[PDB]
Context: bound to proteins that are not shown
RNA sequence: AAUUUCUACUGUUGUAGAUAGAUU
Numbered sequence: 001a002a003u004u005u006c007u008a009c010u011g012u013u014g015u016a017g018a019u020a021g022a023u024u
Base pairs, nucleotide, nucleotide: 005018006017007016008015009014
Other pairs, nucleotide, nucleotide, family: 001009tHS001010tHS002010tWH002014tHS003008tWH004019cWW009011tHS011015cSS
C1' cells in the first nucleotide's frame, strides 16, 4: 500500500471475498 466501489492486504502494475446503481 494499487481497486467500478468497500474491507483486509502484497496475495507483484495486482491478491481473497464482497459489490443495486441512481436519489434524498

The RNA (crRNA) has 24 modelled nucleotides. The entry also contains CRISPR-associated endonuclease Cpf1, not shown here. It was solved by X-ray diffraction to 3.34 A.